[PDB]
Context: bound to proteins that are not shown
Parts: sequence; C1' cells; structure tokens
RNA sequence: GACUUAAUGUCACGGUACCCAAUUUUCUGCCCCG
RNA sequence: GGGGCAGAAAAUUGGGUACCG
Repeated sequence: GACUUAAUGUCACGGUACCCAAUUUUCUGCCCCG
Repeated sequence: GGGGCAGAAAAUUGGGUACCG
C1' cells in the first nucleotide's frame, strides 16, 4: 500500500475434449557328413 | 567326431469437429 478492482446491474455450475479404427499378416520343433 | 536356431520383416498413428438473430 503501489503492483491490481469500481460500485444502483457479471447465467460462465452458459459449454463431457468429443467422434472414426480387430496387435495383426507369413512360418511343419525340424534335421547328417567333415 | 560334432550340435545348431531360439525370432526375422512391416505398421509405431492418421484425420474430423466453431448452433449462438
């Protein structure tokens, strides 16, 4: 007491961060010659 | 005389939405 209100009159409780999208596609637990 | 492989390649974000004299 400045920063920082104006006074016979502030719905901000006046307003959902809301809507759309399949963690999925492919892969024989298989197998012999330096 | 002896064991290997045990994950690899993509996608890892795109958009949308403004009634109210």